[PDB]
The depositors describe the entry as "Atomic structure of wheat ribosome reveals unique features of the plant ribosomes". Solved structure of RNA (25S rRNA, nucleotides 417 to 1446) from Triticum aestivum, 911 nucleotides shown. Rfam match: Eukaryotic large subunit ribosomal RNA. The work is reported in "Cryo-EM structure of wheat ribosome reveals unique features of the plant ribosomes" (Mishra et al., Structure, 2024). The structure was determined by cryo-electron microscopy at 2.84 angstroms resolution and released in 2024. The sample was in a buffer at pH 7.6. The entry has 41 different proteins, among them 60S ribosomal protein L38, 60S ribosomal protein uL30 and 60S ribosomal protein eL32. The entry also models potassium, magnesium and zinc ions.

Context: one part of a larger RNA, bound to proteins that are not shown
RNA sequence: GGAAGCGGAUGGGGGCCGGCGAUGCGCCCCGGCCGUAUGCGGAACGG
RNA sequence: CUGGUCCGCCGCUCGGCUCGGGGUGUGGACUGUUGUCGGCCGCGCCGGCGGCCAAAGCCCGGGGGCCCUAGGUGCCCCCGGUGGCCGUCGUCGGCACGGCCG
RNA sequence: CGCGCCUAAAGGCGUGUCCCUCGGGGCACUGCGCUGCAACGGCCUGCGGGCUCCCCAUCCGACCCGUCUUGAAACACGGACCAAGGAGUCUGACAUGCGUGCGAGUCGACGGGUUCUGAAACCUGGGAUGCGCAAGGAAGCUGACGAGCGGGAGGCCCU
RNA sequence: GGGCCGCACCGCUGGCCGACCCUGAUCUUCUGUGAAGGGUUCGAGUUGGAGCACGCCUGUCGGGACCCGAAAGAUGGUGAACUAUGCCUGAGCGGGGCGAAGCCAGAGG
RNA sequence: CUCUGGUGGAGGCUCGAAGCGAUACUGACGUGCAAAUCGUUCGUCUGACUUGGGUAUAGGGGCGAAAGACUAAUCGAACCAUCUAGUAGCUGGUUCCCUCCGAAGUUUCCCUCAGGAUAGCUGGAGCCCA
RNA sequence: ACGAGUUCUAUCAGGUAAAGCCAAUGAUUAGAGG
RNA sequence: CCUAUUCUCAAACUUUAAAUAGGUAGGAUGGCGCGGCUGCUUCGGUGAGCCGUGCCAUGGAAUCGGG
RNA sequence: CUCCAAGUGGGCCAUUUUUGGUAAGCAGAACUGGCGAUGCGGGAUGAACCGGAAGCCGGGUUACGGUGCCCAACUGCGCGCUAACCUAGAACCCACAAAGGGUGUUGGUCGA
RNA sequence: ACUAGCCCCGAAAAUGGAUGGCGCUGAAGCGCGCGACCCACACCCGGCCAUCUGGGCGAGCGCCAUGCCCCGAUGAGUAGGAGGGCGCGGCGGCCGCUGCAAAACCCGGGGCGCGAGCCCGGGCGGAGCGGCCGUCGGUGCAGAUCUUGGU
Repeated sequence: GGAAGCGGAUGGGGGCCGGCGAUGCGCCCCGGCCGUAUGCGGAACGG
Repeated sequence: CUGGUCCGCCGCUCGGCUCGGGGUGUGGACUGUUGUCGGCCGCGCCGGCGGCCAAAGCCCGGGGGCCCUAGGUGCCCCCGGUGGCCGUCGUCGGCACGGCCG
Repeated sequence: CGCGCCUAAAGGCGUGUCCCUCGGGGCACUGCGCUGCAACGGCCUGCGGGCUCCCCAUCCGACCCGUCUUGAAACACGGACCAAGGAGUCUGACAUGCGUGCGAGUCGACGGGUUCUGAAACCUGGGAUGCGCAAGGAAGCUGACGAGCGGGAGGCCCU
Repeated sequence: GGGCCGCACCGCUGGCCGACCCUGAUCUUCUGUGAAGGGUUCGAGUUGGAGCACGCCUGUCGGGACCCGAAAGAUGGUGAACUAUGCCUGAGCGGGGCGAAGCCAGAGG
Repeated sequence: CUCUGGUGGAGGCUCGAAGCGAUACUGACGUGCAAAUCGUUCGUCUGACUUGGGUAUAGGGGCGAAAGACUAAUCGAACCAUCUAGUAGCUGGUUCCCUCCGAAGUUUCCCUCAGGAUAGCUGGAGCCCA
Repeated sequence: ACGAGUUCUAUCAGGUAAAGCCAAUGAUUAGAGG
Repeated sequence: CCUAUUCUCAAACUUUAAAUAGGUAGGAUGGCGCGGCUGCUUCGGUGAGCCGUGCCAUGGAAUCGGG
Repeated sequence: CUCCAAGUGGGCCAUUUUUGGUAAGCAGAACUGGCGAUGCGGGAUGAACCGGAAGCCGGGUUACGGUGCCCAACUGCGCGCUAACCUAGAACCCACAAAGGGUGUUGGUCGA
Repeated sequence: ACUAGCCCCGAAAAUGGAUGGCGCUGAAGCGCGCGACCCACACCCGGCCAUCUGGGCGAGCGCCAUGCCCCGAUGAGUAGGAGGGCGCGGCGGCCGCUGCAAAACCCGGGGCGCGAGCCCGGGCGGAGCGGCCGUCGGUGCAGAUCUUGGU
């Protein structure tokens, strides 16, 4: 090496992708807010 | 008819919050091999019990025949060491596959 | 399985009772709760991982579709290719089924009234328009004097 | 387990209406009526009021009727510039070969 | 009246040019120069001859020395438009996916035999119960 | 509760295979004795 | 001609006669009393049925199963 | 139990029975199965033969058929037979072989 | 003498040729055994999808109840029927997008769905478009010696 295309399965090469793949969560020195009760204002649930 | 929440203001009260800095305490995706327990499966080995004519050879005995020309062969009970040959049933333990992790 | 007893890396051991014999076990106490198996490694922006995408290699498998036909890969027909177009529709009459309204009634369909968005919509005409509510008979003509039984879903009473 | 009531539906037997047939007390306008009594007959009947209207799918049928496809048939028109044949009026067809009637002469008759 | 020699120029006579035609090669060509041509060969050629123009005959009609020939590349009935989307038991085609169920080529009748209806086989809708 | 392309128990029906002609109908070989 | 034998045969011959296939049955949709009805049936409650009513019926071979 | 409806109304093949025909991959019937409508494994190949029927997969085991190579699986263990100077022979359907022969060879039976 | 195994004769066709081929002779042939092995979409165990069967879930801490959960079996299909879905264009409604770039078209871009299909990315382009509910239709092509156009 007198077709190619096709199904299945891998591999080689390419082209892609980063939600393609983590870096936070509990304990402690710095920054920084209030129960309990009240006066007052509105507006709720059950019956 | 009892009890409820919120907000803004007070006056007693003290425990808190914070993707606010680190000294803290193990940790994510992609993968690997390792053992543990279960489910299914395959392979190799090893001992027990039971059945049969509960067989044979051996030590033991008999009986009979073939000049005994394979020269010794075939039967049974008296005895137990492979082990009846084999098929049945109950049991131990090894190696591995594949999928599972409450 | 494991812990609300202890010791032990850990697997595991350690109590009492009755029975069983032949040395040592067996069957047992049963009371409440909680209840996603592990260990370790390499790698994380890299010549790393993945891929359902593209190309190629290899192994295996694989005859060209559509159609008529008992039978098609056929030496049986149609098909060079591509784009756009291309074939169970509308109407009438019935029928079964289903859905909606009303129900011994139902239909407002042709008309009329009205309608300031309207070829919508809304109202109204039926005491007889059409189908129903009653047959049978060629017709003349007559026209339903009111059921039991067996099996039966479901309901009720007793047990 | 037993009993009662039992819808729909299935099955069985009836009653009533009408066609056909049978039947006939009585009333009556004399030809009608109908107490009773029926039927191996027939009905798309009754003894269950369920229907009417609208909407949709499916099916049958008439229509172009899923799409494309005859050879034909019909109605009404256009062609004799081709070709066919008749008519009218024009045009055309070298040079050779054979040598019919008629005619002349000669000879014979 | 016969023979001989002349004259004359008849004929749907003859060889042949123009014209008209088309026998053979079954030649060339046969997606041609050409939807009938080309080459050679051939028929006829004063007559039933060839041809122009005008005119007549028009479709179930014409016209035909007759082949169903010709009637505008159309003739065993031209061409045009309409009826007409004519009819067809016959041939071809009939456009998305998945899921579930799933045949028949047999009965009867039919101017029925490649077709229909009919029963069977199948789907869908249920419903009634055990 | 009802059944069933099945068996079993019981009970009916058949004239195909085979067989028969030394039985009817038909076909058909051979002797034997009267 | 008769008698007793004898070889060989049958889709449209047959006395006998299978295998395989065919039909039926294997209870609650049954049975027994008592009492009624009939226009049918009989000499006749004699029968054939039907109606009412009270009792009885261990589910009447195997296997399988919703129609 | 009932309703409404589609498609179909060319069939073909095989074991057994069976008619016509010399026969036929012929023509026609009976019972059942199959193909048509159906892939998948085997028969090298094939509508129907043998096995077996089916969602997408992993693992284990079989059917039919096989284990020299093509081709996955023994050149496995064991006894015979055969020697083909005819292309020896070698898988149901199946792809053919007969009457008749052989002093080829190997088993038997009945005799002298 | 007979009998029956294998073998030989009987045994002739046209392209070159077929135990399937190569080849095989204590076979890799024939007859009969033994043990293992190979090998189907068949059988078994397991996962997932769908169909069918049967169940559970309210004085609701309560749900696309047309849902979710649990159980068992099943899965061939021409002609044909049916169900559930995908896509095209309008109309009535609802919810949106777009010059900070709509529709259409292109792409070895990325995904979702068994599938019809859908969603996103990059580009081109430069003005319109989409989704959901209802309803309607000149609504889906590979064939027809299919039509027209282009090659």